[PDB]
Context: bound to proteins that are not shown
RNA sequence: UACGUCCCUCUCCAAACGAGAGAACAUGCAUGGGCUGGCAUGAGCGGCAUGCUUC
RNA sequence: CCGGUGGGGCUCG
RNA sequence: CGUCCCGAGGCGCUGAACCUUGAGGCCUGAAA
RNA sequence: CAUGCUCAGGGACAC
Numbered sequence: 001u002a003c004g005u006c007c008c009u010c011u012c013c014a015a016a017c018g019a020g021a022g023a024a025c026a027u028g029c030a031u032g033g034g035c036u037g038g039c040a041u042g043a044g045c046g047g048c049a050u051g052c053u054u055c
Numbered sequence: 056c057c058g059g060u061g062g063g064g065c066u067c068g
Numbered sequence: 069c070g071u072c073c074c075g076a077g078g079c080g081c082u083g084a085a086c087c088u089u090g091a092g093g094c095c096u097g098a099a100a
Numbered sequence: 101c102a103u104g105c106u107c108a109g110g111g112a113c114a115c
Stems, first nucleotide, its partner, number of pairs: 004113005009023004028105005033095003037087002044081003060077001063074002067070001
């Protein structure tokens, strides 16, 4: 000189702290939507009807 | 096309 | 015999409303 | 399933 390794950063099959398994602009992260599940019928308005359910 | 409460109580007609 | 009010609860909209990945559930590569 | 965010990664060793 070069290949590279560690720290900062992100994830969790690891974890007292070290150590580990991983990622390095990647659906990686964030938010939303759908699914799967929990509880058990919200606020508001209304009583022969511009209310609800069919048609 | 269908459905449409309540033990009691208070007003005015 | 009518027509308006107070009244716990009941009925309808209403298997509705809310929550669902975070020490860390699923779907962006079967079809729908 | 759909959008948004990244815009030359930084540092130290290797020496």
Molecule: SR4_chain_5
Organism: Leishmania major strain Friedlin